Context: bound to proteins that are not shown
RNA sequence: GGAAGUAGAUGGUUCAAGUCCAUUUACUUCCACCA
Ligand code: ATP
Numbered sequence: 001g002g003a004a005g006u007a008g009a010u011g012g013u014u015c016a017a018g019u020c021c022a023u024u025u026a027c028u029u030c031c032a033c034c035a
Base pairs, nucleotide, nucleotide: 001031002030003029004028005027006026007025008024009023010022011021012020
C1' cells in the first nucleotide's frame, strides 16, 4: 500500500434506501516488495 474477515460510529443521495454512494474507529489475518 492493496485484499479478506470480526465488532461497530458517521455522512450523502433518495418518497424511503440496515439494501445505493461514500467516510471512519478498534481488533484479526493475508498478499506484493526477497524467495
Ligand atoms: P529469478 O530467476 O527470478 O532470479 P529468484 O527465485 O532468485 O529467481 P527472487 O529473487 O524474487 O527470484 O526470489 C528469491 C527467493 O526468495 C526465492 O527462491 C524464494 O524462495 C523467495 N521468494 C521471493 N519472492 C517470493 C514469493 N513471492 N513467494 C514465495 N517465495 C518468494

Source information
This is an experimental structure of RNA, with 35 nucleotides shown. The 2010 paper behind the entry is "How the CCA-Adding Enzyme Selects Adenine over Cytosine at Position 76 of tRNA". The entry is indexed under Protein-RNA, Rossmann Fold, CCA-adding, tRNA, nucleotidyltransfer, Transferase-RNA complex. Bound small molecules: ADENOSINE-5'-TRIPHOSPHATE (ATP). Crystallisation conditions: 20% PEG 4000, 0.2 M tri-lithium citrate, 80 mM ammonium sulfate, 50 mM HEPES, pH 7.5, VAPOR DIFFUSION, HANGING DROP, temperature 300K. Method: X-ray crystallography, resolution 1.95 angstrom. The entry became public in 2010. The PDB entry is titled "How the CCA-adding Enzyme Selects Adenine over Cytosine in Position 76 of tRNA".